Context: one part of a larger RNA, bound to proteins that are not shown
RNA sequence: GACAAUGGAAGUACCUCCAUUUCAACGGCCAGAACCAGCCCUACUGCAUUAUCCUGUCGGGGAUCAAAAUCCGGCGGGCAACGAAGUGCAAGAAUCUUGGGUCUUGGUGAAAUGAGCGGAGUAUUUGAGCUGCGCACGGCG
RNA sequence: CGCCGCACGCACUGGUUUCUUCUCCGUGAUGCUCCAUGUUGGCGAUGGAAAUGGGGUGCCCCCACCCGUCUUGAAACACGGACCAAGGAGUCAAACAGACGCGCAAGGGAGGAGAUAUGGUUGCCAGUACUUCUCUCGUACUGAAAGGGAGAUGCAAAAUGCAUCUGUGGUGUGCACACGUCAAAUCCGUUUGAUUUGCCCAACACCGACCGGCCCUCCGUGGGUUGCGUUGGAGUGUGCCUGUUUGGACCCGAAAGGUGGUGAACUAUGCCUGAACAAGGUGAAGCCCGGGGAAACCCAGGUGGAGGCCUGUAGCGAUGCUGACGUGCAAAUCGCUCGUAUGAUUUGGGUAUCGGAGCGAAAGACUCAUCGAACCACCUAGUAGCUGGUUCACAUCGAAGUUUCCCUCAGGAUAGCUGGUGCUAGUAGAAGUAUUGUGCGGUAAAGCAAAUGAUUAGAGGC
RNA sequence: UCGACCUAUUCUCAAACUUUAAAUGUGCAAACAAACCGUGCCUUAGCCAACUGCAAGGCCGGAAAGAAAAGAAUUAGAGGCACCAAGUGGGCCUUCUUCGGUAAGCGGAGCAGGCGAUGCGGAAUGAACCGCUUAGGGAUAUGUGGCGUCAAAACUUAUGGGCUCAUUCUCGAUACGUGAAAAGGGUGUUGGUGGAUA
RNA sequence: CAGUUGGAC
RNA sequence: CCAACCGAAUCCACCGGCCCCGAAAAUGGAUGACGCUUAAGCCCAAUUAGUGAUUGCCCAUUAUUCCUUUGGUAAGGGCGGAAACAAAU
RNA sequence: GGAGAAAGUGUAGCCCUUCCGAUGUAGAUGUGGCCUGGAGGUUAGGACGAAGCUUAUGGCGUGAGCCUAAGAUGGACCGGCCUCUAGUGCAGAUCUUGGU
Numbered sequence: 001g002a003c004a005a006u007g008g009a010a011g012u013a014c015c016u017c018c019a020u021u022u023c024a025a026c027g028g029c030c031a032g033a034a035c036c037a038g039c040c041c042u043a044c045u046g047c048a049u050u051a052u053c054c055u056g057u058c059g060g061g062g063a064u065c066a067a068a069a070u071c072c073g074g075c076g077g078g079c080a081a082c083g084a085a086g087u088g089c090a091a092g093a094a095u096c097u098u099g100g101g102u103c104u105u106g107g108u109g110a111a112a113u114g115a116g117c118g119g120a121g122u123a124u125u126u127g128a129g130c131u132g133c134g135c136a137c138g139g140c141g
Numbered sequence: 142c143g144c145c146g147c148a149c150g151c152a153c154u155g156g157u158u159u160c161u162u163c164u165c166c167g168u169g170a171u172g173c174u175c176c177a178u179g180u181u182g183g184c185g186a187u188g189g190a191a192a193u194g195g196g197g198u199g200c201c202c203c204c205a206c207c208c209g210u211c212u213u214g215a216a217a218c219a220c221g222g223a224c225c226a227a228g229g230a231g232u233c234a235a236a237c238a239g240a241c242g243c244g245c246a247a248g249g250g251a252g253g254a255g256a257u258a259u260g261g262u263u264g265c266c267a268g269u270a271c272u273u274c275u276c277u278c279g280u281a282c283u284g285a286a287a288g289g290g291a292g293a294u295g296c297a298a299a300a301u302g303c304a305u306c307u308g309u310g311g312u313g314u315g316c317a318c319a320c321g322u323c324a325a326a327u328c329c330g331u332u333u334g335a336u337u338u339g340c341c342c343a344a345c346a347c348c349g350a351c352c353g354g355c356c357c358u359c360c361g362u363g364g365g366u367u368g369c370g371u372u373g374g375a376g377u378g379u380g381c382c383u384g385u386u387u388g389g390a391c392c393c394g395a396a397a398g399g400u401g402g403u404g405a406a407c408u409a410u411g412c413c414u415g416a417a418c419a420a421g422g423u424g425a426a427g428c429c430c431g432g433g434g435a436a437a438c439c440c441a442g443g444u445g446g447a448g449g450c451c452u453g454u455a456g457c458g459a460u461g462c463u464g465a466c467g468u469g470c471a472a473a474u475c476g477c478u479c480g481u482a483u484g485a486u487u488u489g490g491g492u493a494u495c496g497g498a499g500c501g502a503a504a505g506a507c508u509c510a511u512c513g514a515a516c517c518a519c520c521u522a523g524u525a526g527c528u529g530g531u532u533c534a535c536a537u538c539g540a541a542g543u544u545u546c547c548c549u550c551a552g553g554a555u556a557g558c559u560g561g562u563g564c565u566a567g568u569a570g571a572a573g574u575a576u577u578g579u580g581c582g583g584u585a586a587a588g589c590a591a592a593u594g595a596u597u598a599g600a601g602g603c
Numbered sequence: 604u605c606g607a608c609c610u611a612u613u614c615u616c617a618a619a620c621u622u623u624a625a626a627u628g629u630g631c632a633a634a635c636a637a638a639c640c641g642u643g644c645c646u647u648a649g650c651c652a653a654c655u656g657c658a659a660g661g662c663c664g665g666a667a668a669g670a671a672a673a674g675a676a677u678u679a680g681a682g683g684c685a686c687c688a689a690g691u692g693g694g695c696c697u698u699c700u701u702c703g704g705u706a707a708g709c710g711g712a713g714c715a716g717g718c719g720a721u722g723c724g725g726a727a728u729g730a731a732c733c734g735c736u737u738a739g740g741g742a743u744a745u746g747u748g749g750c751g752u753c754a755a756a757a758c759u760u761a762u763g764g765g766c767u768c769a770u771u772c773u774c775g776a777u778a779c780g781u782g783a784a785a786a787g788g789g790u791g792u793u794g795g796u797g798g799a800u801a
Numbered sequence: 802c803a804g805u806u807g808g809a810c
Numbered sequence: 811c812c813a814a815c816c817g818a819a820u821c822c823a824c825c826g827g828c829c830c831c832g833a834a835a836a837u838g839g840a841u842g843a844c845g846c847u848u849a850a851g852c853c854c855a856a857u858u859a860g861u862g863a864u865u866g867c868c869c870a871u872u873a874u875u876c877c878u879u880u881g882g883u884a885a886g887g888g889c890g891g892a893a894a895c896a897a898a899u
Numbered sequence: 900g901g902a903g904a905a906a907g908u909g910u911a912g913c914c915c916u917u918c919c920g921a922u923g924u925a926g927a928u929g930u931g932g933c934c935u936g937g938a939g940g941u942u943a944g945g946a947c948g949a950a951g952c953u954u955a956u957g958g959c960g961u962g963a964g965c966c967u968a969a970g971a972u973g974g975a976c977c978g979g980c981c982u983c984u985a986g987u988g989c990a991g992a993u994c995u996u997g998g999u
Base pairs, nucleotide, nucleotide: 007204008203011200012199013198014197015196016195018194019193020192021191022190023188026185027184029183030182031181032180034108035107036106037105038102039101040100041099046089047088048087049085050084053078054077055076056075057074058073059072060071117167118166119165120164121163127160128159129157130156131155132153134151135150137146138145140143173903174902175901176900207222208221209220210219223999224998225997226996227995228994233388234387235386236385237384238383239382241380242379243378244377245376248278249277250276253273254272255271258269282289283288292306293305294304295303296302310348311347312346313345314344318339319338321336322335323334324333325332349372350371351370352368353367354366355365356364357363391530392529394527398520399519400518401517402516403515409494410493411492412491413490414489415488416487417486418484420452421451422450423448427444428443429442431440432439433438456481457480458479461477462476464475465474496512498508499507533932534930535929536928537927538926543556545554546553547552557691558690559688560687561686562685563684564683565682571678572677574676576633577632578631579630580629581628586623587621588620593617594616598612600610601609602608639665640664641663643662644661645660646659647658649657650656694718695717696716697715699713700712702710703709723734724733725732738878739877740876741875742874743873744872748868749867750866751844752843753842757857760856763854764853765852766851775846787831788830789829791828792827793826794825795824796823797822798821799820800819879921880920881919882918884917885916886915887914888913889907933988935985936984937983938982939981940980941979942978944976951972952970953969954968957966958965959964
């Protein structure tokens, strides 16, 4: 080669009396790095909860060569403790502290609305701790 | 009872700032829209050059059943499907309707025909221009007809009531517009909604009144109805598309039916007049000669050549091989074999009988490869609820196989589904859904120790 | 002794039996032409023995969480009105309900989805099953189904636990798919339940 | 202090 | 048949799971094929594993998002040329 | 710096911004949608080459198709635009005719 042939989608090899562009600091070609904006992936985690729990001790019970442990009660302490728990919820500004991708977008500043660009000043008030009064809230009447 | 606690909830936007944060201000378009502004190399310095795109052929990996058609279902072992060219199928006319365009409008418009520019011109000119006391559709409708025939208001109730004429008959809902009135937003000029009131346009819904018909009646200021009626007209001419109908009727197709003609050279049958049948077998009547016999009659030999007689050529046919052939030598032939072959026999020419008819020793056989109705032309493009076909693209939407009626069941009408055109004041009369309230039900279950049916077995009384 | 008869029970049943009685349904209402209030008014040939009562049609005023609270609706909710018409009027399949039939890829219905008219991604293959339904493309995620090769994914993942051995249709990996198997049986192995002996 | 073996009875 | 040795755990009944028998058809053939038995089979359960938390991975004409087309019952803005500006360039 | 700027259903859409839908048999409708013969208008072409014909001639359009290039093709007609008009678009009817 033998998938009968034809067909679809993507490339590639070779060809092309086709089209168009370019030939100088010039290109409307190929490619690599830069940044800008937007998106898309991530690294960084706090609040609450934990008691059928954690410890020490006495007794029982156990099994040993003898213990210890598993296990059951009484009592006393408690944070198994933030790389404790795979338990509920997490809003942690990729700016501080230059994450990755964009041949999956558009741009190189032809109105860069920016916590990001430009000025100005070491302040602003968010939260966390600690606490005043009143009221709510919980236990006892 | 007000006492204890308060994890630190609410207000004082409490206080302490011990820890943790950055904080504030800033550029309109005098740009309506589109395009046009980096860096570093490679390639390109006019060449048969370098690039990018297109086109061609092959190859890889992955996809990928043959079109059209009917059908619930096609790649189908369902049908049409070898190639190409040209041709090849919703047309014309008339009636009606709706949508849309145009003219005019209570009126619109012809048509036929005239008239003259034209009583002219090859032609342009079969046009255009002009005219209609008509005709037609409407402005009015009703009754089977005779025949009647529609305004409002006011006052009043007259079997034709009077008066007035700037007027929606009334009510409810309803564009715009006019008064205001709230809310939102303003660039501070307003404008986006909603709403009150007035008039309400077009429309829709309840009534009323009037006209014509039919009536009821208590005879009325009454009642019931009916019309394809009226209530400040909407028609009409034309264009255009869609739809119904008739015609060939989107294109192609029947088995048939009808009218008038042509055929008996095929072949059927009668008739006229011609032609034909090798060679044999069998041996009918009559005749001749003998033998018997009383008679009647019988027996034997020969002669003779009869037959829808036999064998068998030509001829005329066609049994079997179910042979050959079976796109043949041939749209019926060929081979062997076979029927008959002096007869109801075979054959030539002539002549006679046909198309719902002829002819037939009868097979529905034959009548020119045509017969359970020949052939030719025409009516005829006969009709078909049935089969097949039906020619460009994209775009917005998008089904039904169900209801009722039908001599209806392979078809139609008719609702539903769908498209197009829209109309109306854009949340108005919204809902394949909940909730609440208030109704309806007798299926699943359950029951036979309750009724109706079915059914097993003990027990106690009598 | 029977039997019968009566009484209270008992065993078992019903599409054309029912006391009772769901789930799912089905009708209505839930404030803008409406309804509510007024010793309110006007008219009637209406009811009543009359009327200030009742029935009805209006007029003039009033009040309106425009519908509170109690779980106390939601809406990709412009409502209504016409006109002119096409194709279709052979269907088929499926979940549940369901009739005839031994049954059938059989015939026949109900509610609703689907195919027909429709591909795409899956179940190797299949009009109806699963997922999802479709302008031309990219990226990122999924659905169904998968991750030993064919064949993208555990280059045979885990620092998970158990069970199973099946010799000529060759165990098993078959949703739909009944698209192939039962009664019965096994001292194959792995688990439970209840007793007895020591 | 079984069940199963082995002896005996 | 009956009691005594010996030195452990036995025995009876029933119900599951997987597997096996029950299980015979005509072309050679089918978990799709190969094959698989520390499964690549069946039941259950995870996502890098008693470590410190709640998205392992792969495939669509689906979803999200970006670009383009087309059509809307589409929604808006602009449309009184603002001013200024020749070529060689 | 250059170019444009149409009061607009539909075009190369007046321009710009924004949102949503996009499949589909039978079927309906729309399209400043495509194409053919002829007529009324208008505007052009052709002996320096019309129609027709040919194509690894490319370009444009989602598409029907349009346009250019080449002919070492042809030898006399003919294109665009608005309107009118019809015997106006073929793949297949055991379709017709001719050729293969």
Shown are 999 nucleotides from a PDB entry: RNA (LSUa_rRNA_chain_1, nucleotides 461 to 1532) from Leishmania major strain Friedlin. Keywords: CRYO-EM, LEISHMANIA MAJOR, 80S RIBOSOME, TRNA, MRNA, snoRNA, RIBOSOME. The sample was in a buffer at pH 7.6. Ions in the entry include magnesium, sodium, potassium and zinc. The PDB entry is titled "CRYO-EM STRUCTURE OF LEISHMANIA MAJOR 80S RIBOSOME WITH A/P/E-SITE TRNA AND MRNA : LM32CS1C1 M2 OE MUTANT". An Rfam search finds the family "Eukaryotic large subunit ribosomal RNA" in it. Rfam links the family to the GO terms structural constituent of ribosome and ribosome. The 2026 paper behind the entry is "A small nucleolar RNA dictates the structure and function of translating ribosomes in Leishmania".